An RNA structure (LSUa_rRNA_chain_1, nucleotides 3 to 461; 5.8S_rRNA_chain_7, nucleotides 1 to 169) from Leishmania major strain Friedlin, in which 597 nucleotides are resolved.
Method: cryo-EM, resolution 2.89 angstroms. The entry became public in 2023.
It comes from the structure "CRYO-EM STRUCTURE OF LEISHMANIA MAJOR 80S RIBOSOME : WILD TYPE".
An Rfam search finds the family "Eukaryotic large subunit ribosomal RNA" in it.
Context: one part of a larger RNA, bound to proteins that are not shown
């Protein structure tokens, strides 16, 4: 001298800040109010604050329900009930869930792990009428693993 | 054998939109 | 009188009722 | 009496 | 003022549907059905129908 | 051949939530695991046997459902209001007006007639108007002009009497 | 007498009522239905022959192209 | 132009689309100021 | 009367920050690991 590893700079092609916010997801959060006072309590996991998206969002494929001759993602709707469940100065008050009959429904499938291959991958040039899921060629990425196939 | 959901290339129906499209007294008595 | 009447329906596609000028503090 | 609608 | 009013005839309806017209309209106008036309790309035609080119399920490893 | 997701899950303390009560979920810090033999759930703490269901800590995903002060393009109704009602706004309405400002915010149907035919011309006035003449079914429809109430007010005529 | 009262007849001023209603409020339904660094909501400034608002539009400025239709727009011109 | 070339109307595919605004070269009670780079005007000069 | 113009004038285009991807394989930095 060069490699790698960790960092700049500067060309080239991208991207995000804004508006709307009825519904919908996340946090942050109150008093007057009622209890014939009032502090637990109730109004409430309510207004108001900050954030974030679609035409719907969110949820969803059992570490689920039962205790039966046994059901079978998820969401909804009538019921189960203002309840001989249950919280509560057990006061004032508050309060669901399994099961039934429905709506819907061609409802299902990915990696990662174990095994058994190992660049078969991926991006840039380029030719096919093609920025092809083709072909050719490229150290450029990536072996500290792209991708293929099974119980 | 099959794939129109690999891509290039071609030409058909429908359905959706728009525009067009009916009857017969101005009957009589001022 | 470009108005009526014939008393659920029919008679009745038929009869008869004026010739209207009314009116204006 | 006189128009006027 | 204006006849969509009165009264008498007559008519169309597979249309009586509400609007407009100097006053209360089926017939005065509009409007309505069967039916034509014209329609880059997306959607349906179980696969829409050919050509190239590419992947690929069943049978021989 | 051999396999299934670590500061996770459980635990102690403290906060907050819940109808969840010796603690239904969750947040912070301390402590932190097992391996099908297991572990998790079985609404009353604990140790100790059984039984039943199911297999967290990675991931996509239509339909039925909301739209409680939205929006674009089309549409359909009402035992509903009738201009001090019904949107604050049936109309140059979030307008003209107030406030340094944040924000507040009316009133006010051009309803003259069928049609402008929206009164030519005469005359008395500086004009504004007034008397006539016309238009129209109406001017007792004359420019904001349908209809035109109560209340007030003038003027004529009558009746008494404070 | 004079004010002032009272009833009735005509006339102001004043803007109720009654008919009207291209307006509001409530409910329900379809879909090829969701903005922006390709410059958006907003916000200012201009445009017509005659033009204050408001309506439309943007130095191509009450619109330029296409396509549909058919023969107008209208206060007044103008063509 | 009317067999449609209309200051007629509805619609929509091609267009114009002025100062700002997130607002973005730098600032702002300024229609301010830059640096690259393309180009336009320019009877100063200079030449035929 | 051409052509050409220096100072001054006028128009069009790129020119914030932060992220991501990438240079026919751009220019570097470090008493980080090595090796020549």
């Nucleotide at each position: 001298a060069g490699a790698c590893c960790u960092g700049a700079g500067u060309g080239u092609g991208g991207c995000a800040g804004g508006a709307c916010u009825a519904c919908c997801c996340g946090c942050c959060g109150a008093a007057c109010u009622u209890a014939a006072g009032c502090a637990u309590a109730u109004u409430a996991c309510u207004c108001a604050g900050c954030g974030g998206a679609g035409g719907a969002a969110a949820a969803g494929a059992a570490a689920a329900c039962a205790a039966c001759c046994g059901u079978g993602a998820u969401u909804c709707u009538c019921u189960c009930a203002g309840u001989g469940a249950g919280c509560g100065g057990c006061g004032a008050g508050c309060g669901a869930a399994g099961a039934g009959g429905g709506a819907a429904c061609g409802a299902a499938c990915u990696c990662g792990u174990u095994g058994c291959c190992g660049a078969a991958u991926c991006g840039g040039g380029u030719c096919u009428u093609a920025c092809a899921a083709g072909g050719c060629c490229u150290u450029g990425a990536g072996u500290u693993g792209u991708g293929g196939c099974a119980c | 054998g099959u794939g129109g959901u690999u891509g290039g290339u071609g030409c058909a129906g429908g359905a959706g939109u728009g525009g067009c499209g009916a009857a017969a007294u101005u009957c009589a008595a001022g | 009188a470009a108005a009526g009447c014939a008393a659920a329906c029919c008679c009745g596609u038929u009869g008869c009722u004026g010739a209207a000028u009314a009116c204006a503090a | 009496u006189c128009a006027u609608g | 003022g204006a006849g969509u009013a009165u009264u008498g005839a007559g008519c169309c309806a597979a249309a009586g549907a509400a609007g407009g017209u100097g006053u209360u309209a089926g017939c005065c106008c509009a409007u309505u059905g069967a039916g034509c036309c014209a329609u880059a790309a997306a959607c349906c035609u179980g696969a829409g129908c050919g050509c190239c080119u590419c992947a690929u399920g069943a049978a021989c490893u | 051949a051999a396999g299934c997701g670590a500061g996770u899950a459980g635990c102690a303390c403290u906060g907050u939530u819940u109808g969840g009560g010796a603690a239904u979920g969750c947040a912070g810090u301390g402590u932190c695991a097992a391996g099908u033999u297991g572990g998790c759930a079985g609404g009353u703490a604990u140790u100790u046997g059984u039984c039943u269901g199911c297999c967290a800590a990675a991931g996509u995903u239509a339909a039925a459902u909301a739209c409680a002060g939205a929006g674009u393009a089309g549409g359909a109704a009402g035992a509903c209001c009738g201009a001090u009602a019904g949107c604050g706004a049936a109309c140059a309405a979030g307008u003209a007006g107030c406030g340094u400002g944040a924000g507040c915010g009316a009133a006010a149907g051009u309803u003259u007639g069928a049609a402008a035919a929206g009164c030519a011309c005469u005359u008395u006035g500086g004009a504004a108007a007034g008397a006539g003449a016309g238009u129209g079914a109406a001017a007792u429809a004359g420019a904001a002009c349908c209809u035109g109430a109560a209340g007030u007010c003038g003027u004529g005529a009558c009746a008494a009497a404070g | 007498a004079a004010c002032g009262u009272g009833u009735c007849g005509c006339g102001a001023u004043g803007g109720a009522u009654g008919a009207c209603u291209u307006g509001g409020c409530u409910u329900c339904c379809u879909a090829u239905u969701u903005c922006g660094u390709u410059g958006a909501a907003g916000a200012a400034c201009g445009c017509a022959g005659u033009a204050a608002a408001g309506u439309g539009c943007g130095a191509u400025a009450a619109g330029u192209g296409g396509u549909a239709u058919c023969a107008a727009u209208u206060g007044c011109a103008g063509a | 132009c009317a067999u449609u070339c209309a200051a007629u109307u509805a619609c929509c595919g091609a267009a114009u689309c002025u100062u700002u605004g997130a607002a973005c070269g730098c600032a702002a009670a300024c229609g301010g100021c830059g640096c690259a780079u393309g180009g336009g005007a320019g009877a100063a000069g200079c030449u035929c | 009367g051409u052509g050409u113009c220096a100072u001054c004038c006028c128009c069009g285009u790129g020119c914030a920050u932060g992220c991501c991807a990438u240079a026919u394989u751009c220019u570097c930095a470090g008493u980080g690991u090595c090796g020549a």